An RNA: 36 nucleotides with solved positions. The entry also models acetate ions. The structure was determined by X-ray diffraction at 1.36 A resolution and released in 2011.
C1' cells in the first nucleotide's frame, strides 16, 4: 500500500419509546 | 422542548491478517 476485518471518538438521516 | 434505545450513513483515531 490493495482487499477484507476488529476497537474506541464526533457529526448527519431515519425509526421506536418515556415525559 | 427534553430523557432513553436500536437501524442507515459520513469523517476521524487506533489495530489485525
Nucleotide at each position: 500500500u490493495u482487499g477484507g476485518g476488529c476497537c474506541g471518538g464526533c457529526g448527519g438521516c431515519g425509526g421506536g419509546u418515556c415525559c